Shown are 365 nucleotides from a PDB entry: RNA from Tetrahymena. It comes from the structure "Tetrahymena Ribozyme cryo-EM scaffold". The entry is indexed under Ribozyme, Scaffold, RNA. It was solved by cryo-electron microscopy to 2.44 angstrom. The work is reported in "A generalizable scaffold-based approach for structure determination of RNAs by cryo-EM" (Langeberg and Kieft, Nucleic Acids Res., 2023). The reconstruction used 570,576 particles. Rfam match: Group I catalytic intron.

RNA sequence: AUAUGGAUGCAGUUCACAGACUAAAUGUCGGUCGGGGAAGAUGUAUUCUUCUCAUAAGAUAUAGUCGGACCUCUCCUUAAUGGGAGCUAGCGGAUGAAGUGAUGCAACACUGGAGCCGCUGGGAACUAAUUUGUAUGCGAAAGUAUAUUGAUUAGUUUUGGAG
RNA sequence: GAAAAGUUAUCAGGCAUGCACCUGGUAGCUAGUCUUUAAACCAAUAGAUUGCAUCGGUUUAAAAGGCAAGACCGUCAAAUUGCGGGAAAGGGGUCAACAGCCGUUCAGUACCAAGUCUCAGGGGAAACUUUGAGAUGGCCUUGCAAAGGGUAUGGUAAUAAGCUGACGGACAUGGUCCUAACCACGCAGCCAAGUCCUAAGU
Repeated sequence: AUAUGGAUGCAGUUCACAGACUAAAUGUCGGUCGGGGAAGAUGUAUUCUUCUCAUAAGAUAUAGUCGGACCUCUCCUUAAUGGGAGCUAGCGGAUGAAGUGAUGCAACACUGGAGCCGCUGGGAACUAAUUUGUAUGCGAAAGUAUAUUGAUUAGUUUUGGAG
Repeated sequence: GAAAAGUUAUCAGGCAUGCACCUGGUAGCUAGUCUUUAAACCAAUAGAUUGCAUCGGUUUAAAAGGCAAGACCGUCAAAUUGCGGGAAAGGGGUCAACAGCCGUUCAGUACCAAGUCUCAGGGGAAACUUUGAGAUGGCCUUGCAAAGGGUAUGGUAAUAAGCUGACGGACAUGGUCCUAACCACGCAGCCAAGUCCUAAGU
RNA backbone atom coordinates (compact mmCIF):
# COMPACT_ATOMS: atom_id res chain seq x y z
C1' A A 1 0.00 0.00 0.00
C1' U A 2 -3.50 -3.67 -0.58
C1' A A 3 -9.23 -7.40 0.31
C1' U A 4 -9.61 -12.12 -1.64
C1' G A 5 -12.50 -9.64 5.40
C1' G A 6 -16.39 -6.40 6.86
C1' A A 7 -20.26 -2.13 7.28
C1' U A 8 -23.20 0.42 4.09
C1' G A 9 -25.40 1.27 -0.44
C1' C A 10 -31.37 4.15 -4.40
C1' A A 11 -36.69 7.51 -6.85
C1' G A 12 -33.46 -0.31 -6.31
C1' U A 13 -36.02 -4.80 -4.74
C1' U A 14 -40.57 -5.32 -2.47
C1' C A 15 -44.08 -2.44 -6.16
C1' A A 16 -45.53 -5.89 -14.06
C1' C A 17 -50.83 -7.65 -17.38
C1' A A 18 -49.04 -13.50 -13.11
C1' G A 19 -44.42 -13.28 -14.54
C1' A A 20 -39.20 -14.88 -17.47
C1' C A 21 -35.23 -12.63 -20.08
C1' U A 22 -32.12 -8.66 -22.77
C1' A A 23 -31.10 -3.58 -22.55
C1' A A 24 -30.37 0.82 -19.98
C1' A A 25 -33.23 5.63 -17.70
C1' U A 26 -36.98 9.18 -15.86
C1' G A 27 -33.11 5.66 -11.36
C1' U A 28 -27.86 4.67 -8.70
C1' C A 29 -23.01 6.83 -8.44
C1' G A 30 -20.01 10.36 -10.81
C1' G A 31 -17.95 14.34 -14.40
C1' U A 32 -17.72 19.46 -17.34
C1' C A 33 -20.35 23.74 -16.57
C1' G A 34 -24.53 26.93 -14.67
C1' G A 35 -28.65 28.77 -10.84
C1' G A 36 -30.29 29.92 -5.41
C1' G A 37 -28.44 29.89 -0.29
C1' A A 38 -24.70 29.38 3.57
C1' A A 39 -19.73 28.94 5.54
C1' G A 40 -14.65 30.05 5.50
C1' A A 41 -9.47 31.91 3.06
C1' U A 42 -4.25 35.22 0.80
C1' G A 43 -7.53 38.90 0.23
C1' U A 44 -8.16 44.64 -2.45
C1' A A 45 -12.97 43.37 -4.00
C1' U A 46 -13.45 39.89 -7.07
C1' U A 47 -11.87 35.16 -6.81
C1' C A 48 -11.20 30.45 -4.79
C1' U A 49 -12.71 26.38 -1.53
C1' U A 50 -16.43 23.47 1.17
C1' C A 51 -21.44 22.52 2.25
C1' U A 52 -26.63 22.74 0.79
C1' C A 53 -31.36 22.64 -2.53
C1' A A 54 -32.44 21.21 -6.89
C1' U A 55 -32.14 18.50 -14.09
C1' A A 56 -41.18 18.81 -13.90
C1' A A 57 -43.97 13.94 -13.46
C1' G A 58 -43.69 8.72 -15.56
C1' A A 59 -39.94 2.64 -13.58
C1' U A 60 -46.16 -0.29 -9.16
C1' A A 61 -41.86 -3.08 -15.82
C1' U A 62 -39.41 2.16 -19.31
C1' A A 63 -37.56 0.24 -24.76
C1' G A 64 -37.93 -4.52 -26.35
C1' U A 65 -38.17 -10.26 -26.74
C1' C A 66 -41.39 -13.88 -24.67
C1' G A 67 -45.27 -15.45 -21.78
C1' G A 68 -50.08 -14.35 -19.71
C1' A A 69 -55.48 -13.21 -20.86
C1' C A 70 -60.69 -17.80 -22.07
C1' C A 71 -62.71 -22.16 -20.22
C1' U A 72 -60.80 -26.51 -17.17
C1' C A 73 -58.26 -30.65 -13.35
C1' U A 74 -56.41 -31.49 -7.96
C1' C A 75 -55.65 -29.29 -3.22
C1' C A 76 -55.90 -25.05 0.59
C1' U A 77 -58.52 -20.72 1.79
C1' U A 78 -63.21 -17.03 1.70
C1' A A 79 -69.83 -15.89 4.30
C1' A A 80 -69.42 -15.20 -0.97
C1' U A 81 -67.38 -12.80 -5.15
C1' G A 82 -62.57 -14.01 -4.71
C1' G A 83 -57.48 -15.39 -3.29
C1' G A 84 -53.18 -18.98 -3.12
C1' A A 85 -50.69 -23.34 -4.40
C1' G A 86 -49.61 -28.03 -7.71
C1' C A 87 -40.89 -30.26 -7.16
C1' U A 88 -36.47 -30.52 -10.15
C1' A A 89 -32.52 -32.17 -13.54
C1' G A 90 -29.91 -33.59 -18.22
C1' C A 91 -29.61 -33.84 -23.48
C1' G A 92 -31.07 -32.76 -28.43
C1' G A 93 -33.63 -29.56 -32.29
C1' A A 94 -35.78 -25.30 -34.67
C1' U A 95 -36.19 -20.28 -34.19
C1' G A 96 -33.83 -15.00 -32.43
C1' A A 97 -34.49 -10.48 -29.20
C1' A A 98 -30.21 -8.78 -28.03
C1' G A 99 -24.34 -7.77 -28.99
C1' U A 100 -19.25 -8.00 -31.52
C1' G A 101 -16.59 -6.74 -35.34
C1' A A 102 -14.25 2.44 -35.29
C1' U A 103 -19.01 5.62 -37.01
C1' G A 104 -24.05 5.84 -40.13
C1' C A 105 -26.48 2.38 -44.20
C1' A A 106 -26.66 -2.11 -46.30
C1' A A 107 -24.62 -6.68 -46.11
C1' C A 108 -21.28 -10.89 -44.06
C1' A A 109 -19.18 -13.54 -40.11
C1' C A 110 -19.22 -15.01 -34.80
C1' U A 111 -21.87 -15.47 -30.46
C1' G A 112 -26.60 -15.89 -28.99
C1' G A 113 -31.17 -14.98 -23.50
C1' A A 114 -35.89 -16.23 -22.18
C1' G A 115 -39.30 -18.95 -24.51
C1' C A 116 -40.81 -23.06 -27.95
C1' C A 117 -40.59 -28.40 -29.62
C1' G A 118 -38.80 -33.59 -28.62
C1' C A 119 -36.46 -37.21 -25.69
C1' U A 120 -34.35 -39.32 -21.19
C1' G A 121 -34.34 -39.17 -16.00
C1' G A 122 -34.35 -37.85 -10.82
C1' G A 123 -39.22 -42.94 -8.02
C1' A A 124 -37.86 -36.25 -6.25
C1' A A 125 -42.80 -35.87 -3.45
C1' C A 126 -47.81 -37.93 -2.71
C1' U A 127 -51.44 -41.82 -3.12
C1' A A 128 -53.81 -46.86 -4.38
C1' A A 129 -52.98 -52.06 -4.85
C1' U A 130 -49.86 -56.43 -4.47
C1' U A 131 -45.71 -58.65 -2.24
C1' U A 132 -44.32 -58.74 2.15
C1' G A 133 -41.36 -59.52 7.26
C1' U A 134 -41.16 -56.66 11.95
C1' A A 135 -43.66 -55.58 17.91
C1' U A 136 -48.73 -55.63 18.97
C1' G A 137 -53.57 -57.52 18.96
C1' C A 138 -58.49 -59.59 16.11
C1' G A 139 -55.09 -64.86 17.57
C1' A A 140 -56.42 -72.10 21.40
C1' A A 141 -53.47 -71.94 17.26
C1' A A 142 -53.24 -70.62 12.26
C1' G A 143 -54.94 -66.70 8.75
C1' U A 144 -55.87 -61.27 9.83
C1' A A 145 -55.41 -55.71 10.82
C1' U A 146 -52.45 -51.36 13.36
C1' A A 147 -47.74 -48.49 12.24
C1' U A 148 -43.69 -50.31 10.10
C1' U A 149 -40.05 -53.29 5.65
C1' G A 150 -38.49 -52.61 0.90
C1' A A 151 -39.68 -53.72 -3.98
C1' U A 152 -43.15 -53.78 -8.29
C1' U A 153 -47.15 -51.70 -10.74
C1' A A 154 -50.27 -47.69 -11.42
C1' G A 155 -51.70 -42.76 -10.96
C1' U A 156 -50.77 -37.23 -9.58
C1' U A 157 -47.36 -33.26 -9.75
C1' U A 158 -53.56 -29.76 -14.55
C1' U A 159 -55.93 -30.15 -19.74
C1' G A 160 -57.25 -28.16 -24.21
C1' G A 161 -58.71 -23.82 -27.03
C1' A A 162 -56.94 -19.32 -28.90
C1' G A 163 -53.59 -12.81 -33.23
C1' G B 1 -38.36 34.16 -20.49
C1' A B 2 -38.90 35.48 -13.98
C1' A B 3 -45.46 35.03 -16.71
C1' A B 4 -44.82 29.41 -15.25
C1' A B 5 -39.52 26.97 -12.71
C1' G B 6 -35.46 26.70 -9.14
C1' U B 7 -33.96 28.72 -4.53
C1' U B 8 -33.64 31.93 0.01
C1' A B 9 -36.39 34.62 3.60
C1' U B 10 -41.02 35.41 5.66
C1' C B 11 -46.42 35.34 6.50
C1' A B 12 -51.42 32.83 6.63
C1' G B 13 -54.24 28.47 6.58
C1' G B 14 -54.64 22.78 6.76
C1' C B 15 -52.74 21.86 12.07
C1' A B 16 -52.40 20.15 16.48
C1' U B 17 -45.91 21.98 21.50
C1' G B 18 -42.32 21.20 17.81
C1' C B 19 -40.65 19.27 13.13
C1' A B 20 -42.20 17.71 8.33
C1' C B 21 -45.60 17.97 4.34
C1' C B 22 -49.69 20.47 1.54
C1' U B 23 -52.20 25.04 -0.22
C1' G B 24 -52.04 30.04 -0.83
C1' G B 25 -49.36 35.54 -0.18
C1' U B 26 -45.21 38.83 -0.17
C1' A B 27 -40.11 40.03 -1.12
C1' G B 28 -34.82 38.82 -3.31
C1' C B 29 -31.85 36.47 -7.12
C1' U B 30 -31.42 33.48 -11.87
C1' A B 31 -29.28 32.48 -18.49
C1' G B 32 -27.07 29.03 -19.01
C1' U B 33 -25.58 24.67 -21.48
C1' C B 34 -25.41 21.56 -25.70
C1' U B 35 -25.36 20.73 -30.96
C1' U B 36 -24.33 22.66 -35.73
C1' U B 37 -21.23 26.28 -39.05
C1' A B 38 -16.83 29.15 -40.47
C1' A B 39 -12.03 30.68 -39.64
C1' A B 40 -7.35 30.38 -37.08
C1' C B 41 -3.98 27.02 -34.27
C1' C B 42 -2.17 21.94 -33.78
C1' A B 43 -2.00 16.25 -33.91
C1' A B 44 -2.86 12.47 -37.42
C1' U B 45 -6.35 11.38 -35.90
C1' A B 46 -8.29 6.37 -37.72
C1' G B 47 -10.55 1.38 -35.90
C1' A B 48 -10.00 -6.42 -36.48
C1' U B 49 -14.75 -8.57 -42.76
C1' U B 50 -17.21 -6.38 -47.25
C1' G B 51 -18.55 -2.20 -50.02
C1' C B 52 -20.94 2.54 -49.58
C1' A B 53 -19.99 7.91 -47.26
C1' U B 54 -17.55 10.35 -42.15
C1' C B 55 -14.00 10.89 -38.59
C1' G B 56 -9.65 14.40 -33.61
C1' G B 57 -8.08 18.30 -29.80
C1' U B 58 -7.81 23.88 -28.72
C1' U B 59 -9.40 28.86 -29.37
C1' U B 60 -12.42 32.57 -31.31
C1' A B 61 -16.32 34.51 -34.01
C1' A B 62 -20.94 35.03 -35.10
C1' A B 63 -25.00 32.49 -36.80
C1' A B 64 -28.62 28.76 -36.63
C1' G B 65 -31.05 25.21 -33.75
C1' G B 66 -32.52 22.21 -28.96
C1' C B 67 -33.53 22.16 -23.99
C1' A B 68 -33.61 25.63 -20.19
C1' A B 69 -32.54 26.97 -13.69
C1' G B 70 -30.87 23.76 -15.66
C1' A B 71 -27.70 21.71 -20.12
C1' C B 72 -24.60 17.89 -21.59
C1' C B 73 -21.59 13.47 -20.87
C1' G B 74 -20.31 9.00 -18.47
C1' U B 75 -21.17 4.67 -14.81
C1' C B 76 -23.91 0.49 -12.47
C1' A B 77 -27.43 -4.04 -13.92
C1' A B 78 -26.98 -7.00 -8.73
C1' A B 79 -30.74 -8.03 -5.60
C1' U B 80 -35.64 -9.16 -7.04
C1' U B 81 -38.32 -12.55 -0.95
C1' G B 82 -41.80 -12.38 3.28
C1' C B 83 -45.23 -8.99 3.57
C1' G B 84 -48.53 -4.86 6.16
C1' G B 85 -52.04 -0.51 6.11
C1' G B 86 -55.15 2.36 3.16
C1' A B 87 -57.29 3.43 -1.47
C1' A B 88 -60.63 6.78 -6.62
C1' A B 89 -63.37 5.33 -10.58
C1' G B 90 -65.65 1.23 -12.71
C1' G B 91 -67.78 -3.75 -12.03
C1' G B 92 -69.27 -7.63 -8.83
C1' G B 93 -70.32 -10.66 -3.66
C1' U B 94 -73.34 -9.94 0.49
C1' C B 95 -76.92 -7.74 4.47
C1' A B 96 -83.98 -5.01 6.49
C1' A B 97 -80.31 -7.08 9.92
C1' C B 98 -75.44 -9.71 8.39
C1' A B 99 -70.29 -15.43 8.46
C1' G B 100 -69.05 -8.61 7.44
C1' C B 101 -68.50 -3.52 10.11
C1' C B 102 -68.34 -0.53 14.83
C1' G B 103 -67.33 -0.32 20.50
C1' U B 104 -64.07 3.30 27.44
C1' U B 105 -68.76 -3.20 26.95
C1' C B 106 -67.48 -8.03 29.52
C1' A B 107 -64.77 -12.60 29.47
C1' G B 108 -60.56 -15.39 27.96
C1' U B 109 -55.96 -16.66 24.18
C1' A B 110 -50.93 -16.00 22.51
C1' C B 111 -47.12 -12.89 23.24
C1' C B 112 -43.34 -8.49 25.08
C1' A B 113 -40.69 -7.78 19.03
C1' A B 114 -37.33 -3.87 16.64
C1' G B 115 -34.09 -0.06 18.51
C1' U B 116 -30.66 1.69 22.52
C1' C B 117 -27.48 0.90 26.82
C1' U B 118 -24.78 -2.27 30.34
C1' C B 119 -22.67 -7.00 31.71
C1' A B 120 -20.98 -11.95 30.54
C1' G B 121 -19.35 -14.88 26.78
C1' G B 122 -18.49 -17.23 21.20
C1' G B 123 -16.26 -16.31 16.05
C1' G B 124 -12.40 -13.13 13.84
C1' A B 125 -5.76 -11.19 12.44
C1' A B 126 -8.67 -6.83 12.92
C1' A B 127 -12.79 -4.48 11.29
C1' C B 128 -16.95 -6.39 12.47
C1' U B 129 -20.15 -10.21 13.84
C1' U B 130 -22.97 -13.36 17.09
C1' U B 131 -25.49 -15.65 21.85
C1' G B 132 -27.31 -15.05 26.71
C1' A B 133 -28.85 -12.05 30.92
C1' G B 134 -30.47 -7.09 32.93
C1' A B 135 -32.52 -2.38 31.98
C1' U B 136 -34.80 0.87 28.59
C1' G B 137 -38.18 0.77 24.97
C1' G B 138 -43.08 -0.05 22.94
C1' C B 139 -48.69 3.55 23.40
C1' C B 140 -51.24 8.53 22.16
C1' U B 141 -48.24 8.60 17.21
C1' U B 142 -50.29 4.95 9.94
C1' G B 143 -45.56 11.63 7.74
C1' C B 144 -41.48 12.00 12.54
C1' A B 145 -42.27 11.28 17.65
C1' A B 146 -37.94 15.69 19.53
C1' A B 147 -41.51 18.06 23.74
C1' G B 148 -45.71 16.42 26.67
C1' G B 149 -48.78 12.61 28.73
C1' G B 150 -48.02 6.99 29.24
C1' U B 151 -44.80 2.73 30.11
C1' A B 152 -47.08 -3.98 32.90
C1' U B 153 -54.17 -1.67 36.66
C1' G B 154 -48.80 -0.87 29.93
C1' G B 155 -48.85 -2.59 25.16
C1' U B 156 -49.25 -5.89 20.21
C1' A B 157 -49.51 -3.70 11.60
C1' A B 158 -45.80 -5.87 8.41
C1' U B 159 -40.70 -10.34 13.38
C1' A B 160 -44.72 -8.19 20.83
C1' A B 161 -52.55 -12.14 18.52
C1' G B 162 -54.25 -5.07 16.03
C1' C B 163 -56.59 -12.24 18.43
C1' U B 164 -61.25 -15.08 19.89
C1' G B 165 -66.23 -15.33 22.09
C1' A B 166 -70.52 -13.08 24.38
C1' C B 167 -73.09 -8.22 24.78
C1' G B 168 -74.47 -3.72 22.64
C1' G B 169 -74.93 -0.59 17.93
C1' A B 170 -75.22 0.97 12.91
C1' C B 171 -77.16 0.57 8.42
C1' A B 172 -81.38 1.46 1.82
C1' U B 173 -79.43 8.20 0.50
C1' G B 174 -77.07 2.83 2.94
C1' G B 175 -73.42 -0.91 5.67
C1' U B 176 -69.74 -4.35 4.42
C1' C B 177 -66.39 -7.32 1.31
C1' C B 178 -63.88 -8.46 -3.40
C1' U B 179 -61.03 -6.67 -7.96
C1' A B 180 -57.78 -1.99 -8.27
C1' A B 181 -54.82 2.85 -10.73
C1' C B 182 -52.49 4.54 -7.04
C1' C B 183 -50.44 6.30 -1.79
C1' A B 184 -45.64 11.58 1.19
C1' C B 185 -47.15 4.41 1.02
C1' G B 186 -44.96 1.44 5.20
C1' C B 187 -42.15 -2.97 7.58
C1' A B 188 -38.43 -6.75 7.37
C1' G B 189 -34.72 -9.02 4.54
C1' C B 190 -31.51 -8.48 0.28
C1' C B 191 -28.43 -5.69 -3.43
C1' A B 192 -24.57 -3.57 -8.36
C1' A B 193 -21.29 0.24 -8.78
C1' G B 194 -19.86 3.52 -5.22
C1' U B 195 -18.49 4.95 -0.21
C1' C B 196 -16.37 3.93 4.53
C1' C B 197 -13.64 0.52 8.26
C1' U B 198 -9.73 -3.28 8.85
C1' A B 199 -4.90 -5.55 7.03
C1' A B 200 -4.00 -11.85 8.76
C1' G B 201 -1.86 -12.75 4.12
C1' U B 202 0.61 -10.58 0.19